Context: one part of a larger RNA, bound to proteins that are not shown
RNA sequence: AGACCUGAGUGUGGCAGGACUACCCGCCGAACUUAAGCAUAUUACUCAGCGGAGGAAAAGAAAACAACCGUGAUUCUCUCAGUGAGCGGCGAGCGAAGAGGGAACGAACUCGUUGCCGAAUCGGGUCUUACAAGGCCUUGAGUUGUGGCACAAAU
RNA sequence: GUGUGGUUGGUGCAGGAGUGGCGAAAUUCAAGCGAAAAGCAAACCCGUUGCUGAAUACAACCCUUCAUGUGAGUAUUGAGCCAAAGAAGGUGUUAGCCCAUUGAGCCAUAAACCUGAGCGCCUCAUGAA
RNA sequence: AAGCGAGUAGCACUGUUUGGGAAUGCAGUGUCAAGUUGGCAGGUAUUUGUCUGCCAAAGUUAAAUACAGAGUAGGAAGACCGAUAGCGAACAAGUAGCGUGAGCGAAAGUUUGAAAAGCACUUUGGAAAGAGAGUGAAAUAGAACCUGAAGUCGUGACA
RNA sequence: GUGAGAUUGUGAAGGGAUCUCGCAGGUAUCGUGAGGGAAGUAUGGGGUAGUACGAGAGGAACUCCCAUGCCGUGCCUCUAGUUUCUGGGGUUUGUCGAACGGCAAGUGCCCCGAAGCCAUCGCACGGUGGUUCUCGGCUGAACGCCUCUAAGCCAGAAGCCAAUCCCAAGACCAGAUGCCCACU
RNA sequence: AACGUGUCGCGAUGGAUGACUUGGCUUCCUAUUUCGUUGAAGAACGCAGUAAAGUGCGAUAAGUGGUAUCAAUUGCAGAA
RNA sequence: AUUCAAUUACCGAAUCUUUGAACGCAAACGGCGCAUGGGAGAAGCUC
RNA sequence: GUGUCAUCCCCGUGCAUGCCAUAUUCUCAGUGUCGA
Numbered sequence: 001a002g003a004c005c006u007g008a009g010u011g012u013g014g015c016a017g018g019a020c021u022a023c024c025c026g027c028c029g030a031a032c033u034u035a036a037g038c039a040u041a042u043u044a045c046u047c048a049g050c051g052g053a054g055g056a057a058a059a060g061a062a063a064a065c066a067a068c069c070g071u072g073a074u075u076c077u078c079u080c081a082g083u084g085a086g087c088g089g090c091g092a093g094c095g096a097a098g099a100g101g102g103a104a105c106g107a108a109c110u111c112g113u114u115g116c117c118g119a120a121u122c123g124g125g126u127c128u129u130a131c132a133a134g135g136c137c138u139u140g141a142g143u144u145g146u147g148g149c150a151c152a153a154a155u
Numbered sequence: 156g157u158g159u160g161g162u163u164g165g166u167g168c169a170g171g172a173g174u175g176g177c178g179a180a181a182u183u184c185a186a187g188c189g190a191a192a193a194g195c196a197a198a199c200c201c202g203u204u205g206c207u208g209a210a211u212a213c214a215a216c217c218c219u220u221c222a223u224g225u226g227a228g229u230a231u232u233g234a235g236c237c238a239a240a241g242a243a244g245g246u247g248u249u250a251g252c253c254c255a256u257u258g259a260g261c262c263a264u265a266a267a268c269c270u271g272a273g274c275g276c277c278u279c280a281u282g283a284a
Numbered sequence: 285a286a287g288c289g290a291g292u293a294g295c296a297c298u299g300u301u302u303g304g305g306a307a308u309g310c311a312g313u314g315u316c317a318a319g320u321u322g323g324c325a326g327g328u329a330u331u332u333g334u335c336u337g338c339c340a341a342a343g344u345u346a347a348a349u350a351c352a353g354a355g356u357a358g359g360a361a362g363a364c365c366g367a368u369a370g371c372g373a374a375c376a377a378g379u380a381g382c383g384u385g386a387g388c389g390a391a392a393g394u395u396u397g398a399a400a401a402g403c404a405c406u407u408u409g410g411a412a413a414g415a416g417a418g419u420g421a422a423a424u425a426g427a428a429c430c431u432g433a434a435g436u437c438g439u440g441a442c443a
Numbered sequence: 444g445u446g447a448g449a450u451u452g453u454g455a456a457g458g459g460a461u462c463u464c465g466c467a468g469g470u471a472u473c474g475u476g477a478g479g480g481a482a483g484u485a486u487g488g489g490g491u492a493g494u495a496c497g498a499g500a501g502g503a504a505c506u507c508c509c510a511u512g513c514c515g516u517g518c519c520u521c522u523a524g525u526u527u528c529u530g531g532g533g534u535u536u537g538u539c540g541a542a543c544g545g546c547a548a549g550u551g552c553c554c555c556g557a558a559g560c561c562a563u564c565g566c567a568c569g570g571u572g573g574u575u576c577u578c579g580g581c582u583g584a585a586c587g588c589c590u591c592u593a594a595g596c597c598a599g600a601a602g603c604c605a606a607u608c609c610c611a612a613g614a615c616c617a618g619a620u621g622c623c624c625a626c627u
Numbered sequence: 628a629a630c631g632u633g634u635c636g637c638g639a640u641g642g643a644u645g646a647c648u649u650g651g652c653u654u655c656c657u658a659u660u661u662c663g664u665u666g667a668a669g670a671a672c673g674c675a676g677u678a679a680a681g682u683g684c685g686a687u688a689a690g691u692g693g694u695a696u697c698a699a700u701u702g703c704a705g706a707a
Numbered sequence: 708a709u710u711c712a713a714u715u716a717c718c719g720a721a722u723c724u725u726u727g728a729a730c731g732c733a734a735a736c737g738g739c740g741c742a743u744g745g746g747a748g749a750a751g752c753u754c
Numbered sequence: 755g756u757g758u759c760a761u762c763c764c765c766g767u768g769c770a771u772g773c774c775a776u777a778u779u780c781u782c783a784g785u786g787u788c789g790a
Stems, first nucleotide, its partner, number of pairs: 002788003005784005010777007018662001023054001024052003034041001038089001064071002075103003086094002108344003111289001114150004120146001121141002123138005157282004164277005169270003173264005182234001183250001184233003193207004213224002216459006235252002237241001244254002266659001294315007322339005354661001356658007364651002381388002393647001395646001402429001405416004430645001435640009444466007468623006474616001478610003483513007496501001514569005522562001524560002530555005535548005573603002579597003669726003672685003676703002691720001692718004731739002740769007751758002754755001
Other pairs, nucleotide, nucleotide, family: 001789tHS017664tWH017770tWH018667tWS021023tHS022055cWW022351cSS023053cWW023350cSS024057tSS027049cWH028048tWW029047tHS030046tWH031044tHH032043tHS033042cWW035091cSS040091tWW041092tWS054056cSS055350tWS056349tWH059074cSS060073cSS061345tWH062072tHS063323tSS064337tHS065337tHS066068cWS066336cWS067326tWS073347tWW074348tWW078100cWH079099tWS080098tWS081097tHH082083cHS083096tWH085095tHS088092tHS103348cSS104347cSS107345tWS112288cWS113151cWW114286cSS118146tHS119142tWS119145tHS128130tWH128132tWH130164cSS132278tWS139141cWH151287tWS156283cWW161275tWH163278cWW178259tHS180237cSS180240tWS181251tSS181252cSS187188cWH187192tWS187228tWH189210tWS191207tWS192230cWS207208cHS212225cWW215451cSS215453cHH226247tSS227247tSS228230cHS240257cWS246250tWH290318tHH291292cHS292317tWH292341cSS293316tWS301308cWW302304tHS317340cWW318340cWW328329cHS355660cWS365369cSS366374tWS366648tHS367374tWS367393tHS367648tWH369374tWH370650tSS370651tSS372377tSS373377tSS376680tSS377391tHH378379cHS378389tWS379390tWH380389tHS383385tHS396400tWH396425cSS397399tHS397401tHS397422cWS398421tHH399420cWS400423tWW401419cSS401425tWW402426tSS402427tWS403417cWS403426tHS404417tHS409412tHS418426tWW419423tWH420422tHS420425tHS431644cWW432642tSS432643tHS433642tHS434641tHS452636tHS467624tWS475612tWH476611tWS476614tHS477611tHS482514tWS490506tWS491505tHS492504tHH493494cHS493502tWS494503tWH495502tHS497499tHS497500tHS519521cHS519561tHS519562tWH521565cWS523561cWW526556tWS526557tWH528556tWS562564cSS569570tSS570571cWS571605cWH572604cWH575600tWH577599tHS578598cWW582592tWH582594tWS583593tHS584590tWH585589tWH586588cWS592594cWH612614cSS663728tWS664730cWW666728tHS666729tWS666730tWS667729tHH668727tHS673688tSS675678tHS675681tWW682689cWH685686cWS690721cWW696714cWW698708tWS709710cWS733736tHS748761tHS750759tWS753756cWW
């Protein structure tokens, strides 16, 4: 010289920004009020505040119930139950979960890992009528790992 | 070597749904006007039949005279007529038959959606045996 | 044959939340695993055993559910209100108007008539209007005009 | 009876009937005076008199006279106050060129100033009889005396009432009177 | 007398009531229903022959294009 | 009045001024830039 | 009169920031790690 790593500058192609915000998700968060006063408690994990999405959101596929002759993702409904649960100056007051009848449901899948492979991958060009889940070409990304096969609905 | 995939892509071709337009009956029948374009005949029939008029109205102290006044029939009555349509809007009063409506059905259609995971061709994937 | 998610899960302290009560969930800091007999849950703390389920710390998923002051395009309505009611707003209503501003915020049915046929023309009046006339079934239906109450007032007559 | 009207709200004309009102007082004086109001009130001086009384010290009062305070009711001759007679004059600063005439300074200011108003700061005027209280008495019982009292009577307070003064007939005056009208 | 007080008839002022409702409120349903840097929502200016507001629209401005309709719009005018 | 010019309804094609998340820089300014395409240009130059 | 047209004037497009990808393999910086 050059390479890699770590950072810049430009070109090219894109995205974010605001609105809406009734419902929904995350945070933040009062007091009036009630307790015939009031400080825990209550109002309320509410109002107000900040942020975010959708046509619904969130949840969802068991580190679940139960203790049965067992059930079987999530969500919702009636009941459980204003409860001989429970929490509470055990006062005022708060306060659910299994199970059972139902709604719905073709409801299940994808990585990582571990074994066997190892660029078979992905972007760009270009050609097939085609920015093909296609063929060729490309160090361009990528081996500090893309992708394929198997894992209980399997053999 | 037997198939499969319309959710590989490229080319097409249908039939539906949906959407938008179009799409129904029968009286403006008869009676004229202030008073019969009103009634009565008392369950139902009689009754498709009888009967008829207490408005010679009223119009502002009373009488007389002279003027003046009644919008449009979705009303009444009598005849009918549609109804797979009686649906409730409009029209000068209360409308099935005045109008609109109220059906079967017809026409058209970017894609998307639904149909032997609709049906062909090329390409591309792919199952088990 | 191998192994399947580590500052994670747990504990301690402090805060908060819960019906969760020797601590239901979460958060900060501390310090912090196991997987060779593993781990989590089994609603009273601890140490031992024995049983049941299940296998966290990665991710995607329709439908039943909400719409408690949204929006688009359509519909169905109602034992609701009927213009001081019902939305603040049936109307050129978030308009006019108010406030420096954040904000606040109305009154009001134009309901004449079937139809303007909305009163030509004459006369007095400067005009507004009046007096006639006319349209109309109605004109105390004459224009923001259906009805037109109460209250108050004018007038004539009477007590 | 007569006159003057009036008469339902959807017309105009004739009649009626009903209703309602007017039909005898106006106008001008002089008076009455029920009732109501109500006002004059105090001091001093002279004189009595250095008197009564009192040992003395001291020391009054009433007829009557003259004033004054307060309060009333007026008045404006005088005196005083007040001037937007802006009356006359004077005077400053502006101003119409000066002079005259003025003007402006919300009446420039100063002096004097009539009329009017007005001051106890000026001037005038401010009465008479009763009924009684307290009290003192007369006559006089009760009670053969006595007694203002029981019956009767007399004198009697700035009180009270009336006179005088002010308003005055919703005090309804049949008080009087002047004119016109009505009735006669 | 007069003011004033009633009563009745008729007028005025004032807009209650009743009828009527192209409005509100409430409930329910349907679906290839959910904006924006490809510049949104909101603001502001403007546009008609006549035109303040309102409505609609954007210098192509009370509308251009297309498809359905099938003879209007309408206060006047203009066009046909 | 048969599409071609009516009027209504709907919608595929278009237009869509200054702004505003507003984003070249500002702003009680209808202001001022840098690149790059254009346009108009009565001076000058050229016939 | 053409054509061209200096200053002046008018119009269109691009030009915020951040981030992601990207450069037929663009231009660089570092007493970072090496290598010639």
Entry title: CRYO-EM STRUCTURE OF LEISHMANIA MAJOR 80S RIBOSOME : LM32Cs1C1 snoRNA overexpression.
Solved structure of RNA (SR2_chain_4, nucleotides 1 to 184; 5.8S_rRNA_chain_7, nucleotides 1 to 169) from Leishmania major strain Friedlin, 790 nucleotides shown.
The sample was in a buffer at pH 7.6.
The structure was determined by cryo-electron microscopy at 2.72 angstrom resolution and released in 2025.
Rfam match: Eukaryotic large subunit ribosomal RNA. On this family, see Yusupov et al., Science 2001: "Crystal structure of the ribosome at 5.5 A resolution".
The entry is indexed under Leishmania major snoRNA Ribosome, RIBOSOME.
The entry has 76 different proteins, among them Putative 40S ribosomal protein S9, 40S ribosomal protein S3a and Putative 60S ribosomal protein L23a.